[PDB]
RNA sequence: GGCUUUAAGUUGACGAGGGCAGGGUUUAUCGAGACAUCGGCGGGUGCCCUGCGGUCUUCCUGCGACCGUUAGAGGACUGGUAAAACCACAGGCGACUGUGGCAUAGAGCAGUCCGGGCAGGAA
RNA sequence: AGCGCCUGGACUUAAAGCCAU
Ligand code: G6P
Numbered sequence: 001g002g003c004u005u006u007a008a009g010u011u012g013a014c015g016a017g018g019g020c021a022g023g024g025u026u027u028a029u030c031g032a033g034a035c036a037u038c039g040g041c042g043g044g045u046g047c048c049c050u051g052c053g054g055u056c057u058u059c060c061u062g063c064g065a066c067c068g069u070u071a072g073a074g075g076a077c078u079g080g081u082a083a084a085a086c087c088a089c090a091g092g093c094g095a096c097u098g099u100g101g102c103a104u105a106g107a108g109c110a111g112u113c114c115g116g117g118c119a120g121g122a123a
Numbered sequence: 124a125g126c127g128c129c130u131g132g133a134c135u136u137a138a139a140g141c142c143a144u
Stems, first nucleotide, its partner, number of pairs: 001142011014031003020051006038131001039129004052068005058122006074114006086101006
Other pairs, nucleotide, nucleotide, family: 009095tWS012131tHS013014cHS014083cSS015082cSS015125cHS016106tWS018124tWS026028cWH028044tSS030106cSS031082tWS031105cSS032033tSS032037tWW032084tWS033085cSS033104tWS036132tWS043124tSS053071tWS055116tWS073115tHS083104tWH084103tWH085102tWH092094tHS093136cWS094135cSS107108tSS
C1' cells in the first nucleotide's frame, strides 16, 4: 500500500424552465467550471383523446387547424444577474451535511419581425 | 418537480483476516 468479511454509516440531479379540466401515458425541456447527474422504484407542468375556452373573418353556428386565458405551429434575428463548482462559517473520526457570500449558461425563457381555413347564416 | 425514496453500485469508519513492498 492492496484485498476480503462483518457491522454501522455517507452519497445517490446543479440550477433555469414548464400547470384550463377529466381520462390515458412514460427514458417529458434547457443548459453547467457537475461527469456515478451509474441503477432501481415512485412522481412530474410534457405527449395523446375528450370537454371547455381563445385565435384563424365584425359577429353567430358546424367542421377543420393551432393553442391554453399575455390562448399561432414554424422561421430568422436580438437578448440572456442561474446553481452547483469555489471560498467561509457551523456540524461530523470520517464519507459528507446545513447556511452565507462569489464567477459563469442555454432553451420549448424573453423580445422583434415574418407567418392564419372552409361552409352557412346574422348587421 | 433534475423532484422523493434506496435493497445494488460507489464511498467512509471500526473489527478481524489475507497479500504486497
Ligand atoms: C425529471 C425531469 C425530466 C427527466 C426525468 C428523468 O422528471 O424534469 O425531464 O426526463 O427527471 O428521470 P430519470 O433520470 O430517473 O429517467